[PDB]
RNA sequence: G
RNA sequence: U
RNA sequence: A
RNA sequence: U
RNA sequence: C
RNA sequence: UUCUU
RNA sequence: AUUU
RNA sequence: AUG
RNA sequence: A
RNA sequence: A
RNA sequence: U
RNA sequence: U
RNA sequence: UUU
RNA sequence: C
RNA sequence: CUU
Numbered sequence: 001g
Numbered sequence: 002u
Numbered sequence: 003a
Numbered sequence: 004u
Numbered sequence: 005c
Numbered sequence: 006u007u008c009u010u
Numbered sequence: 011a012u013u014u
Numbered sequence: 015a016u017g
Numbered sequence: 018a
Numbered sequence: 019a
Numbered sequence: 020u
Numbered sequence: 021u
Numbered sequence: 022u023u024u
Numbered sequence: 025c
Numbered sequence: 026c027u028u
Base pairs, nucleotide, nucleotide: 003023007019009018011016012015
C1' cells in the first nucleotide's frame, strides 16, 4: 500500500 | 484484501 | 473478518 | 470487538 | 465507544 | 455524535 | 407508546 | 418527565 | 423502534 | 435511519 | 455519520 | 472514532 | 482496538 | 492473508 | 507485497  |  |  |  |  | 417514528 |  |  |  |  |  |  |  |  |   |  |  |  |  | 446527528436525525424522526 | 406513556406523561403535563 | 420516562421507555 |  |  |  |  | 484485535485477528 |  | 518481501524471499